[PDB]
The PDB entry is titled "Glucose treated mitochondrial ribosome of saccharomyces cerevisiae class I". This is an experimental structure of RNA (Large ribosomal subunit rRNA, nucleotides 1918 to 2892) from Saccharomyces cerevisiae, with 762 nucleotides shown. The structure was determined by electron microscopy at 3.2 angstrom resolution and released in 2025. The organism belongs to Saccharomyces, within Eukaryota. Rfam match: Bacterial large subunit ribosomal RNA. The entry has 72 different proteins, among them Small ribosomal subunit protein mS42, Small ribosomal subunit protein mS33 and Large ribosomal subunit protein mL57. The sample was in a buffer at pH 7.5.

Context: one part of a larger RNA, bound to proteins that are not shown
C1' cells in the first nucleotide's frame, strides 16, 4: 500500500501494533484527553552536491553607450592677413685666433700666376696633368709650415649676416561654405 | 498690373 | 472662375554705362 | 584728384 | 525663398583611428576534504608503512630530496740540422 | 777489410700480408720580446 | 815574429731566472670515452709554536712460491 | 740452514669515497691517480623483452655508417642506478626536394630539425574574482544542528594501594602521581538513522521514573562520640523535598525561608496541549571587516505558526 491496528524487554537500515520470548487482554461504541503512529499539510528550512539559475559588487575577464582626442596626411567645406616661427641658397664675413711655419689657422674641392695704367663670344680634348722652360711698371705666393694660401675656377662648410622660397604655428579677420532663430 | 498663349 | 508660360510694357530694387549741378 | 546724389540710361530680379 | 539676427570655415554630421568605462552587458569564479570554510595541496625521485615475488592506502611517518649539474680543454717544439764539400744514407779534424 | 739484436728515423722495393734490404744512432724541460747582467768567439795596444 | 795579461769595435750567445721530475694515488683543479695502476676513513702513540680542532710520522698477517747471496 | 729482493696471498674494509636526497651497489672497484684524448654527450633499421589502460616511459640483442681510446681481447650510442619534466595546436628558424588547384614560376602545404607554457603539473578559452539574510531549481540527506545509535578519551562515580595530612596516629576525617573498573547524564569522536525529526534550547502545565539518599526511620566507627551539634559509613526510595530580586535564560548569585531545599532519566522528559524572551528570514541601525556588494561566536529594534482525532494510549461511560 492493505489492515484481524495492545504492554515490556530483547531486536534490526541502530526508538516495533506487525520480528523473538514473553504479559494481558470478552464483543461494539459514546463523550473527553492529546503521548504514539518518526500523526496530516511542504518533493526544502540551514547545510552541502550540481563545471545548475538569478539580483548585486568590484582595481576578475571580454566587449560596449555615452562622454573625450586626432584624420589640408578625409567628405559637406574656402579664404586673406597677421605674427612668430621650421627650413635650401648668393654672401664678404673669418668666429670654435698653438707662430708645433715664421706671415696666417684655415675644410676642402678646380686648380700659374691674380691683382698699374691700354676696344665679348675665336682656333685647346664625348667626357683628359707635365718645360716642351709664354707680354708694359707695384703687389704677396714657392722657405720653413704637419698640416700655411694672398691661382683662380670656383665648392664652402661652422660661429656668424640677412638678406630670399616654404610651409608649419598661433592671433585675427573675412564669407553666396556649413549654420541658429525670428518674421 | 498687363497682351497673346496653355 | 483658375493657374501655368511667354512676351511687353509698367513697376519696385540692385547695381552698371554716364552725365547732371558742382564742389572736398 | 574725391563726391553729395539725380538723371536717361544699362545690367537684371520680380 | 526673401529679410533680419546670431555663430563661421570654428563647429556640426558621415567615416577611420585612439581614450576611457560597474555606466552598462556577457560571463568565469578549480578539486580534493571522515560534513563544509579557513588551512593544507595539486609533477618527479627514495625509505617505511608494505605482511621475507611484483604491487599496495589515508589531511601517514619523513631532519625527505627534485623541477638539475657537468664540455670545447694545457697550445706549440721536438730527426738530416754549424762550417765546407757533396748526395751510395756522407764526406772533413782528434785519438790511434 | 765491413756488418751482424731491439727500436727509432732516413731511404728504398715486395705482397688482392703494415714487409723486409741498406744506412745512422738527431733530439729527449724547449719556442718571440731584455739600454743595463754574465759569457765565448774574430780583429785593435804592452809583457817573453 | 812570438804567449799570456789587459783591453776595444763588431758580431753573436746566454740571464725574461717559477714549481708537477712522479704513469704522481684521497688538498683544489673537468664530473662524457678509453688504457693502465693503486687503495680509503677512522681511530691512538706521538711530534716547535700546536691548543677539542692546521700539518706530518706510524700503527693486520708471512705459509707457501720465485730469485740472488751466503754458511 | 741464514738473509734480501720480489711477487704477492690472507684477513679487515664499501664506515672512505661516489656530480646531488634515499635506498641499492661499489674495493673484482662504480671509488681515487694517470696517459691519451675532448671522440660514441654519432647516424640510419631496431627483436625481443620491463612496466603497461592509453598517451607515454625502462632495459636492449642486433644490422649498418663513421670516431675515439686500447699490443690486443676489446670497450664506448652521456655519468653505478634510481629525479632532473610537458600533449597536441598555433607560430618560428631551419632542413628537405614532396606537393605545387589550367601551365611555368611563387604563395602555402607538407617531411625531418629545433624551439618558447600550459607546476589546478593529461595541459577545457588567447582571455573570467565575488556576494545573496531578496534569493531559485535539481537534488543529497552520499556524508552536521537537533534528536537517536556507535564510541568512552572526556564527563560522572566508584574501587585496591597509600605518600601525605590529621596534636601523639597512613586507614576518626583525610587521600596526590599511577593503578583497576563502572557509567552512558555532557565536551567529544563517527556519520549509521529519517536528514518533510519544530515539538526548535527557556518559561508554564503536567509530571513519570531511577536511587548514586537531600531531609525523615534503623544503626557501625568517630585518641579526632562527654552532652549537643556533627564527621564518616550501613540499609532504607515509604513520605517529603520553596517563594521572591536581576538576568531569555539552564546557571548563579542574593534576601526569606525550610526537616530538607538531592542527582538524574523520561527525543538536553512535556505544544496535533500553552508561551515565544532567547537562539531565530524579509526592514533596520551600532563597533570591526572588504575596493565594494555583502559580512560578522558581536550588541541592538521589531517581526505569522496551522490541524474538526482514524488508529494506539489514557479518562471516564454506556450498550452486547
Nucleotide at each position: 500500500g492493505a489492515a484481524a491496528u495492545c504492554g515490556u524487554a530483547g531486536u534490526g537500515a541502530a526508538g516495533a501494533u506487525g520480528c523473538u520470548a514473553u504479559g494481558u487482554a470478552c464483543c461494539u461504541u459514546c463523550a473527553g484527553c492529546a503521548a504514539g503512529a518518526c500523526g496530516g499539510a511542504a518533493a526544502g528550512a540551514c547545510c552541502c552536491u550540481a563545471u545548475g539559475c538569478a539580483g548585486c559588487u568590484u582595481u576578475a575577464c571580454u566587449g560596449u553607450a555615452a562622454u573625450u582626442a586626432g584624420a589640408u596626411a578625409g567628405a559637406u567645406c574656402g579664404a586673406a592677413u597677421u605674427a612668430u616661427u621650421g627650413u635650401u641658397u648668393a654672401u664678404u664675413a673669418u668666429a670654435g685666433u698653438c707662430a708645433g711655419c715664421a706671415u696666417a689657422u684655415u675644410a676642402a674641392g678646380u686648380a700659374a700666376u691674380c691683382c698699374u695704367a691700354u676696344u665679348a663670344u675665336u682656333a685647346g680634348g664625348u667626357a683628359a696633368u707635365c718645360g716642351u722652360u709664354u707680354a708694359g711698371a707695384u703687389a704677396u705666393u714657392a722657405a720653413u709650415g704637419a698640416g700655411a694660401u694672398a691661382c683662380u675656377u670656383a665648392u664652402u662648410a661652422u660661429a656668424a649676416u640677412a638678406u630670399a622660397a616654404u610651409g608649419a604655428u598661433a592671433a585675427u579677420u573675412c564669407u553666396a561654405a556649413u549654420c541658429u532663430u525670428a518674421u | 498690373a498687363c497682351u497673346u498663349a496653355a | 472662375u483658375u493657374c501655368u508660360u511667354a512676351a511687353g510694357u509698367a513697376a519696385u530694387a540692385u547695381a552698371u554705362a554716364a552725365u547732371a549741378u558742382a564742389u572736398a | 584728384u574725391a563726391u553729395a546724389u539725380a538723371u536717361u540710361a544699362u545690367a537684371u530680379a520680380u | 525663398u526673401a529679410u533680419a539676427a546670431g555663430a563661421g570655415a570654428c563647429a556640426a554630421u558621415c567615416u577611420c583611428u585612439a581614450a576611457u568605462u560597474g555606466g552598462u552587458a556577457g560571463u568565469u569564479u578549480u578539486g580534493a576534504u571522515g560534513g563544509g570554510g579557513c588551512g593544507u595541496c595539486a609533477u618527479u625521485a627514495u625509505c617505511a608503512g608494505c605482511a621475507a615475488a611484483a604491487g599496495u592506502a589515508u589531511c601517514u611517518g619523513a631532519a625527505u630530496a627534485a623541477g638539475u649539474c657537468c664540455a670545447u680543454a694545457a697550445a706549440u717544439a721536438a730527426a738530416u740540422a754549424u762550417a765546407u764539400a757533396a748526395a751510395a744514407u756522407u764526406a772533413u779534424u782528434g785519438a790511434a | 777489410a765491413a756488418a751482424a739484436a731491439u727500436a727509432a728515423u732516413a731511404u728504398a722495393u715486395a705482397u688482392u700480408a703494415u714487409a723486409u734490404a741498406u744506412a745512422u744512432u738527431a733530439a729527449u724541460u724547449a719556442u718571440a720580446a731584455a739600454u743595463u747582467g754574465a759569457a765565448a768567439u774574430a780583429u785593435g795596444u804592452u809583457u817573453a | 815574429a812570438u804567449u799570456g795579461a789587459a783591453u776595444a769595435u763588431a758580431u753573436u750567445u746566454u740571464a725574461g731566472u717559477a714549481a708537477u721530475a712522479g704513469a704522481u694515488a684521497a688538498a683544489a683543479a673537468u664530473a662524457u670515452g678509453u688504457a693502465c695502476a693503486g687503495u680509503a676513513a677512522a681511530a691512538u702513540u706521538g711530534u716547535a709554536a700546536g691548543g677539542a680542532a692546521a700539518a706530518c710520522a706510524a700503527u693486520a698477517a708471512u705459509a707457501a712460491c720465485u730469485u740472488u747471496c751466503u754458511c | 740452514g741464514g738473509a734480501a729482493a720480489g711477487a704477492a696471498u690472507u684477513a679487515a674494509a664499501u664506515u672512505a669515497a661516489u656530480a646531488u636526497a634515499a635506498u641499492g651497489g661499489u674495493a673484482u672497484a662504480a671509488c681515487u691517480g694517470u696517459g691519451c684524448g675532448a671522440u660514441a654527450a654519432u647516424u640510419g633499421u631496431a627483436a625481443c623483452a620491463c612496466a603497461a589502460a592509453c598517451g607515454a616511459g625502462u632495459g636492449a640483442a642486433a644490422c649498418a655508417a663513421g670516431u675515439a681510446c686500447g699490443u690486443a681481447a676489446g670497450u664506448a650510442u652521456g655519468g653505478c642506478a634510481u629525479a632532473a619534466u610537458g600533449a597536441a595546436c598555433a607560430a618560428a628558424u631551419a632542413a628537405c626536394a614532396c606537393u605545387g588547384a589550367u601551365u611555368g614560376u611563387a604563395a602555402a602545404g607538407g617531411u625531418u630539425a629545433u624551439u618558447g607554457a600550459u607546476a589546478a603539473c593529461g595541459a577545457a578559452u588567447a582571455a573570467a574574482a565575488g556576494u545573496u539574510a531578496c534569493g531559485c531549481u535539481a537534488g543529497g540527506g552520499a556524508u552536521a544542528a537537533c534528536a537517536g545509535g556507535g564510541u568512552a578519551a572526556u564527563a560522572u562515580a566508584g574501587c585496591g594501594a597509600a605518600a601525605g595530612a590529621g596534636u601523639a596516629g597512613a586507614u576518626a576525617u583525610u587521600g596526590u602521581a599511577a593503578g583497576c573498573u563502572a557509567u552512558g547524564u555532557u565536551u567529544g569522536c563517527c556519520a549509521c538513522c529519517u536528514c518533510g525529526a519544530u515539538g526548535u534550547c527557556g518559561a508554564c502545565u503536567c509530571a513519570a521514573c531511577a536511587u548514586u539518599u537531600c531531609c525523615u526511620c534503623u544503626u557501625g566507627g568517630u585518641u579526632g562520640u562527654a552532652a549537643a551539634a556533627g564527621c564518616u559509613a550501613a540499609g532504607a526510595a515509604g513520605g517529603g523535598u520553596u517563594u521572591g530580586a536581576c538576568u531569555g535564560u539552564u546557571c548563579g548569585u542574593c534576601a526569606a525561608u525550610u526537616a530538607a531545599a538531592a542527582u538524574g532519566u523520561u527525543a538536553c522528559g512535556u505544544g496535533a496541549g500553552u508561551u515565544g524572551g532567547g537562539u531565530u528570514a524579509a526592514a533596520u541601525a551600532c563597533g570591526a571587516u572588504g575596493u565594494g556588494a555583502a559580512u560578522c561566536a558581536g550588541u541592538a529594534u521589531g517581526g505569522u505558526u496551522c490541524c474538526u482525532a482514524u488508529c494506539u494510549g489514557c479518562u471516564g461511560a454506556a450498550g452486547g